[PDB]
Context: bound to proteins that are not shown
DNA sequence: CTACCGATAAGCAGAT
DNA sequence: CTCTCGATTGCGTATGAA
DNA sequence: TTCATACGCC
DNA sequence: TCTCTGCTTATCGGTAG
C1' cells in the first nucleotide's frame, strides 16, 4: 500500500 | 452492366 | 452508502567467484 | 559441481 | 463455475444511373 475474513450501522 | 446505401444477425466497454 | 477490527502478501531459475 | 543471489513465468 | 444494455460490426438486395 493492496487482497481476504470477521463484522457493525 | 452497376455505385450506393438502407432492409436484414452479432463484437466491445461498461455497469451496478 | 459509511465505519471498525483481524489476517495475509503467488510461484519460479540463472551467472560466476572459488 | 556447486554456491550466492539477481532474475523470472501460468 | 449462474447478469444485462447500448453500439463495434455482419448478409443482401434493390434502384436509377
Nucleotide at each position: 500500500a493492496a487482497u481476504c475474513g470477521a463484522g457493525a450501522g
Method: electron microscopy, resolution 3.5 angstroms. The entry became public in 2025. Shown are 70 nucleotides from a PDB entry: RNA with a sequence from Saccharomyces cerevisiae, together with DNA. Santos-Aledo et al. published it in Nat Commun in 2025: "Cryo-EM uncovers a sequential mechanism for RNA polymerase I pausing and stalling at abasic DNA lesions". It comes from the structure "Yeast RNA polymerase I elongation complex stalled by an apurinic site, open state".